[PDB]
RNA sequence: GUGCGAAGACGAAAGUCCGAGCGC
Numbered sequence: 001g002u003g004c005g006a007a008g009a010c011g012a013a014a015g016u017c018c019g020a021g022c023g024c
Stems, first nucleotide, its partner, number of pairs: 001024004008017003
Other pairs, nucleotide, nucleotide, family: 005020tHS006019tHS007018cWW011014tHS
C1' cells in the first nucleotide's frame, strides 16, 4: 500500500477531522 475500523482531536453540544491491527 488493500476491506473493516479500534482509539483520539476541535468543541457546551452539533458534526467535521485523524486513523492501530489482521493475509502478503

Solved structure of RNA, 24 nucleotides shown. The entry is an ensemble of 20 models. Released in 2001, the model rests on solution NMR data. The PDB entry is titled "Structure of the ribozyme substrate hairpin of Neurospora VS RNA. A close look at the cleavage site". The 2000 paper behind the entry is "Structure of the Ribozyme Substrate Hairpin of Neurospora Vs RNA: A Close Look at the Cleavage Site".